Background: An RNA structure (telomerase RNA p2b hairpin), in which 30 nucleotides are resolved. Entry title: Solution structure of the p2b hairpin from human telomerase RNA.
RNA sequence: GGGCUGUUUUUCUCGCUGACUUUCAGCCCC
Repeated sequence: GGGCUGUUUUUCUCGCUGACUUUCAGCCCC
RNA backbone atom coordinates (compact mmCIF):
# COMPACT_ATOMS: atom_id res chain seq x y z
O5' G A 1 -0.74 2.45 2.43
C5' G A 1 -0.68 3.18 1.20
C4' G A 1 -0.68 2.25 0.00
C3' G A 1 -1.93 1.37 0.00
O3' G A 1 -2.85 1.91 -0.95
C1' G A 1 0.00 0.00 0.00
P G A 2 -4.44 1.67 -0.77
O5' G A 2 -4.59 0.09 -1.06
C5' G A 2 -3.96 -0.51 -2.19
C4' G A 2 -3.61 -1.97 -1.93
C3' G A 2 -4.84 -2.75 -1.48
O3' G A 2 -5.38 -3.43 -2.62
C1' G A 2 -2.90 -3.34 -0.18
P G A 3 -6.90 -3.96 -2.59
O5' G A 3 -6.73 -5.48 -2.08
C5' G A 3 -6.37 -6.52 -3.00
C4' G A 3 -5.71 -7.69 -2.29
C3' G A 3 -6.73 -8.56 -1.58
O3' G A 3 -7.11 -9.63 -2.46
C1' G A 3 -4.92 -8.08 -0.11
P C A 4 -8.41 -10.52 -2.12
O5' C A 4 -7.86 -11.52 -0.98
C5' C A 4 -6.73 -12.36 -1.24
C4' C A 4 -6.32 -13.16 0.00
C3' C A 4 -7.52 -13.86 0.62
O3' C A 4 -7.58 -15.18 0.10
C1' C A 4 -6.38 -12.64 2.30
P U A 5 -8.98 -15.98 0.07
O5' U A 5 -9.37 -16.06 1.63
C5' U A 5 -8.92 -17.15 2.43
C4' U A 5 -8.72 -16.76 3.89
C3' U A 5 -10.02 -16.83 4.66
O3' U A 5 -10.21 -18.17 5.13
C1' U A 5 -8.92 -14.82 5.19
P G A 6 -11.68 -18.68 5.53
O5' G A 6 -11.93 -17.94 6.94
C5' G A 6 -10.94 -18.00 7.97
C4' G A 6 -10.99 -16.78 8.89
C3' G A 6 -12.28 -16.75 9.69
O3' G A 6 -12.10 -17.52 10.88
C1' G A 6 -11.82 -14.59 8.83
P U A 7 -13.26 -18.52 11.39
O5' U A 7 -14.24 -17.53 12.19
C5' U A 7 -13.70 -16.47 12.98
C4' U A 7 -14.77 -15.46 13.38
C3' U A 7 -16.16 -16.04 13.26
O3' U A 7 -16.52 -16.65 14.50
C1' U A 7 -16.12 -13.93 12.21
P U A 8 -17.60 -17.85 14.52
O5' U A 8 -19.00 -17.09 14.32
C5' U A 8 -19.76 -16.66 15.45
C4' U A 8 -21.02 -15.89 15.04
C3' U A 8 -21.98 -16.76 14.24
O3' U A 8 -22.86 -17.45 15.14
C1' U A 8 -21.76 -14.65 13.20
P U A 9 -24.00 -18.42 14.55
O5' U A 9 -24.91 -17.41 13.68
C5' U A 9 -25.93 -16.63 14.30
C4' U A 9 -26.65 -15.71 13.32
C3' U A 9 -27.67 -16.46 12.48
O3' U A 9 -28.91 -16.50 13.19
C1' U A 9 -26.42 -15.01 11.09
P U A 10 -29.70 -17.89 13.35
O5' U A 10 -30.55 -17.94 11.99
C5' U A 10 -31.86 -17.37 11.93
C4' U A 10 -32.19 -16.85 10.53
C3' U A 10 -32.68 -17.95 9.63
O3' U A 10 -34.09 -18.10 9.81
C1' U A 10 -31.16 -16.54 8.45
P U A 11 -34.81 -19.50 9.44
O5' U A 11 -34.64 -19.56 7.84
C5' U A 11 -35.65 -19.03 6.98
C4' U A 11 -35.23 -19.06 5.51
C3' U A 11 -35.26 -20.47 4.95
O3' U A 11 -36.59 -20.75 4.49
C1' U A 11 -33.29 -19.37 4.23
P C A 12 -37.09 -22.27 4.34
O5' C A 12 -36.19 -22.82 3.13
C5' C A 12 -36.57 -22.57 1.78
C4' C A 12 -35.53 -23.08 0.78
C3' C A 12 -35.34 -24.58 0.89
O3' C A 12 -36.30 -25.24 0.06
C1' C A 12 -33.23 -23.52 0.74
P U A 13 -36.70 -26.77 0.35
O5' U A 13 -35.29 -27.45 0.73
C5' U A 13 -35.06 -28.83 0.45
C4' U A 13 -33.58 -29.14 0.24
C3' U A 13 -33.29 -30.63 0.47
O3' U A 13 -33.16 -31.26 -0.81
C1' U A 13 -31.52 -29.20 1.24
P C A 14 -33.25 -32.87 -0.93
O5' C A 14 -31.75 -33.33 -0.57
C5' C A 14 -30.65 -32.95 -1.40
C4' C A 14 -29.32 -33.40 -0.82
C3' C A 14 -29.40 -34.83 -0.31
O3' C A 14 -28.98 -35.69 -1.38
C1' C A 14 -28.39 -33.45 1.34
P G A 15 -29.68 -37.13 -1.60
O5' G A 15 -28.84 -38.07 -0.61
C5' G A 15 -29.50 -38.85 0.38
C4' G A 15 -28.85 -38.65 1.75
C3' G A 15 -29.29 -39.74 2.72
O3' G A 15 -28.27 -39.91 3.72
C1' G A 15 -30.03 -37.68 3.52
P C A 16 -26.74 -40.20 3.30
O5' C A 16 -26.20 -38.73 2.93
C5' C A 16 -25.21 -38.09 3.74
C4' C A 16 -25.70 -36.76 4.29
C3' C A 16 -24.83 -36.30 5.46
O3' C A 16 -24.20 -35.07 5.10
C1' C A 16 -27.17 -36.04 5.94
P U A 17 -22.76 -34.68 5.70
O5' U A 17 -23.11 -33.41 6.62
C5' U A 17 -22.63 -32.11 6.27
C4' U A 17 -23.77 -31.15 5.93
C3' U A 17 -23.60 -29.78 6.59
O3' U A 17 -23.40 -28.80 5.58
C1' U A 17 -25.86 -30.59 6.80
P G A 18 -22.00 -28.04 5.39
O5' G A 18 -22.04 -27.69 3.82
C5' G A 18 -21.05 -28.19 2.93
C4' G A 18 -21.62 -28.41 1.53
C3' G A 18 -22.15 -27.11 0.92
O3' G A 18 -21.25 -26.71 -0.12
C1' G A 18 -23.91 -28.69 1.13
P A A 19 -20.64 -25.22 -0.14
O5' A A 19 -21.65 -24.44 -1.11
C5' A A 19 -22.07 -25.03 -2.34
C4' A A 19 -23.14 -24.19 -3.03
C3' A A 19 -23.07 -22.73 -2.59
O3' A A 19 -22.26 -22.01 -3.52
C1' A A 19 -25.23 -23.51 -2.20
P C A 20 -21.48 -20.69 -3.04
O5' C A 20 -22.69 -19.74 -2.55
C5' C A 20 -23.65 -19.26 -3.49
C4' C A 20 -25.00 -18.97 -2.84
C3' C A 20 -24.95 -17.71 -2.01
O3' C A 20 -25.14 -16.58 -2.87
C1' C A 20 -26.22 -19.38 -0.91
P U A 21 -24.12 -15.34 -2.82
O5' U A 21 -24.54 -14.59 -1.45
C5' U A 21 -25.74 -13.83 -1.38
C4' U A 21 -26.37 -13.91 0.01
C3' U A 21 -25.66 -12.99 1.00
O3' U A 21 -26.34 -11.74 1.04
C1' U A 21 -26.23 -15.11 2.00
P U A 22 -25.56 -10.41 1.49
O5' U A 22 -25.52 -10.55 3.10
C5' U A 22 -26.69 -10.25 3.88
C4' U A 22 -26.53 -10.68 5.34
C3' U A 22 -25.41 -9.93 6.02
O3' U A 22 -25.94 -8.74 6.60
C1' U A 22 -25.21 -12.25 6.49
P U A 23 -25.07 -7.39 6.63
O5' U A 23 -24.37 -7.45 8.08
C5' U A 23 -25.16 -7.41 9.27
C4' U A 23 -24.30 -7.58 10.52
C3' U A 23 -22.98 -6.84 10.38
O3' U A 23 -23.13 -5.54 10.97
C1' U A 23 -22.57 -9.06 11.12
P C A 24 -22.29 -4.29 10.40
O5' C A 24 -20.79 -4.59 10.93
C5' C A 24 -20.35 -4.05 12.18
C4' C A 24 -19.06 -4.72 12.67
C3' C A 24 -17.87 -4.32 11.81
O3' C A 24 -17.29 -3.13 12.36
C1' C A 24 -17.85 -6.66 12.14
P A A 25 -16.16 -2.33 11.54
O5' A A 25 -14.92 -3.35 11.55
C5' A A 25 -14.34 -3.77 12.79
C4' A A 25 -13.62 -5.11 12.67
C3' A A 25 -12.21 -4.93 12.15
O3' A A 25 -11.32 -4.83 13.26
C1' A A 25 -13.28 -6.78 11.07
P G A 26 -9.78 -4.42 13.05
O5' G A 26 -9.03 -5.85 13.04
C5' G A 26 -8.50 -6.40 14.25
C4' G A 26 -8.22 -7.90 14.13
C3' G A 26 -6.90 -8.17 13.41
O3' G A 26 -5.86 -8.26 14.39
C1' G A 26 -8.58 -9.45 12.40
P C A 27 -4.37 -7.77 14.03
O5' C A 27 -3.77 -9.02 13.22
C5' C A 27 -3.90 -10.34 13.76
C4' C A 27 -3.65 -11.41 12.70
C3' C A 27 -2.40 -11.10 11.88
O3' C A 27 -1.28 -11.77 12.48
C1' C A 27 -4.18 -11.44 10.41
P C A 28 0.17 -11.09 12.46
O5' C A 28 0.57 -11.19 10.90
C5' C A 28 0.48 -12.44 10.22
C4' C A 28 0.35 -12.26 8.71
C3' C A 28 1.38 -11.29 8.17
O3' C A 28 2.60 -12.00 7.94
C1' C A 28 -0.71 -10.83 7.19
P C A 29 4.02 -11.23 8.01
O5' C A 29 4.31 -10.89 6.47
C5' C A 29 4.34 -11.93 5.49
C4' C A 29 4.57 -11.37 4.09
C3' C A 29 5.73 -10.38 4.07
O3' C A 29 6.91 -11.06 3.63
C1' C A 29 3.82 -9.34 3.15
P C A 30 8.30 -10.26 3.55
O5' C A 30 7.87 -8.85 2.90
C5' C A 30 7.84 -8.68 1.48
C4' C A 30 7.06 -7.44 1.06
C3' C A 30 7.85 -6.17 1.28
O3' C A 30 8.80 -5.96 0.22
C1' C A 30 5.56 -5.86 1.87
On the sample the depositors note: This sequence occurs naturally in Homo sapiens (human). Method: solution NMR. The entry became public in 2003. The entry is an ensemble of 18 models.